[PDB]
Context: bound to proteins that are not shown
Molecule: tRNA
RNA sequence: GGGGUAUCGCCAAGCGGUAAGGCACCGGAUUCUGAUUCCGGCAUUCCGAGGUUCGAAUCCUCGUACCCCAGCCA
Repeated sequence: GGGGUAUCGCCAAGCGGUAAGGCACCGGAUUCUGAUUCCGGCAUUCCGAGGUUCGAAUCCUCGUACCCCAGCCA
């Protein structure tokens, strides 16, 4: 310099109409496996600041962080 990516502890949906789901974690029920099963709790908030809109994780700025490329490797 160029190409890409930001949403829970880890992973992930979401495509202008009020933040799914899984793993992990904390309970509480039942069990002749400290397992399984059940029930419930886990994001007023989406990288940040500003704007548009009745309404923004979604749109528009301007920033920031991280990943990838200088093999006669794939």